Overview: Solved structure of RNA with a sequence from Saguaro cactus virus, 90 nucleotides shown. The entry is indexed under Viral RNA, Fab, translation, 3'CITE, RNA, RNA-IMMUNE SYSTEM complex. Primary citation: Ojha et al., Proc.Natl.Acad.Sci.USA (2024), "Structure of saguaro cactus virus 3' translational enhancer mimics 5' cap for eIF4E binding". Crystals were grown from: 0.2 M lithium sulfate monohydrate, 0.1 M tris pH 8.6, 20% w/v PEG 3350. Released in 2024, the model rests on X-ray crystallography data to a resolution of 3.18 angstrom. Entry title: Crystal structure of SCV PTE G18C mutant RNA in complex with Fab BL3-6. The entry also contains BL3-6 Fab heavy chain and BL3-6 Fab light chain, not shown here.

RNA sequence: GGUUGCUCGACUGUGAGCGGACCUACCCACUGUGGAAACACCACAGGAACUUCCAACCUUCGGGUGGCGAGGUAGGGCAGAAGAGUGACC
Repeated sequence: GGUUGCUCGACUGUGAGCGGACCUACCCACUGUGGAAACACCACAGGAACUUCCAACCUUCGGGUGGCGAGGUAGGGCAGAAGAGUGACC
């Protein structure tokens, strides 16, 4: 030097039918109902359908649970990792 494991990791990603569902806070929104209520305010329910998915939980590993505003900001989750270590092996 190679091979790789191991740990720190700049950074980037979170991918939409021939295939995207991570979380939280605020803001900004949309629709319905209700609040003594045509708009404004507030509360609450909900984001065409069929799909796809498990970033989440549980599992007798068969499967089950729960979950959608393709909005803004941001703190994290999960994925790669430029690089730094660092071992075993050649």